Record summary:
An RNA: 32 nucleotides with solved positions.

RNA sequence: GCAGACUUAAAUCUGC
RNA sequence: GCAGACUUAAAUCUGC
Numbered sequence: 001g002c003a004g005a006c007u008u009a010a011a012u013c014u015g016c
Numbered sequence: 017g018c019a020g021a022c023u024u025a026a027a028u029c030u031g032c
Base pairs, nucleotide, nucleotide: 001032002031003030004029005028007026008025009024010023012021013020014019015018016017
């Protein structure tokens, strides 16, 4: 540096 | 406000 897992934040879309 | 889809950024973990 890339990729995946997960969380947090923001953009877009949808539901409530 | 919440939830999901997706992208971007950052934390953690793993692979390369």
Crystals were grown from: MPD, sodium cacodylate, spermine, strontium chloride, magnesium chloride, pH 7.0, VAPOR DIFFUSION, SITTING DROP, temperature 273K. Released in 2005, the model rests on X-ray diffraction data to a resolution of 2.1 A. Ions in the entry include strontium. The entry is indexed under RNA, DUPLEX, MISMATCH. The PDB entry is titled "Crystal structure of 16 base pair RNA duplex containing a C-A mismatch".